Solved structure of RNA, 74 nucleotides shown. The PDB entry is titled "EM structure of ribosome-SRP-FtsY complex in closed state". An Rfam search finds the family "Bacterial small signal recognition particle RNA" in it. From the family's description: The signal recognition particle (SRP) is a universally conserved ribonucleoprotein involved in the co-translational targeting of proteins to membranes. Gene Ontology terms of the family: signal recognition particle, plasma membrane targeting and SRP-dependent cotranslational protein targeting to membrane, signal sequence recognition. Its Rfam clan is "SRP clan". By type it is a non-coding RNA gene. The reconstruction used 32,170 particles. Released in 2015, the model rests on electron microscopy data to a resolution of 5.7 A. The work is reported in "Ribosome-Srp-Ftsy Cotranslational Targeting Complex in the Closed State" (von Loeffelholz et al., Proc.Natl.Acad.Sci.USA, 2015). Among the 31 different proteins in the entry, which are not shown, are 50S RIBOSOMAL PROTEIN L30, 50S RIBOSOMAL PROTEIN L21 and 50S RIBOSOMAL PROTEIN L31.
């Protein structure tokens, strides 16, 4: 001097949190609609859960980048 690792860092999963007024879903007061009734349909706000998409952090897995630490090897 050249690499393989540890490690740092970074990206993608998992767990938690957050997260779309309508075009996502369930439940859906008030309100609307059908019928001579009894009974239903559709559906907004809100609540709960949960994608795309983020974050704190514990850290398993994992692509890649490092070159500080610094064993061994060429």
């Nucleotide at each position: 001097a050249g690499c393989g690792c540890a490690g740092c860092g970074c990206g993608g999963a998992c767990g938690c949190c957050c997260g779309a007024a309508c075009c996502u879903g369930g439940u859906c007061a008030g309100a609307g609609c059908c019928g001579g009734a009894a009974g239903g349909c559709a559906g907004c706000a809100g609540c709960c859960a949960u994608a795309a998409g983020g974050g704190a952090u514990g850290c398993u897995u994992u692509g890649c980048g490092g070159g500080u630490g610094c064993c061994g090897u060429u």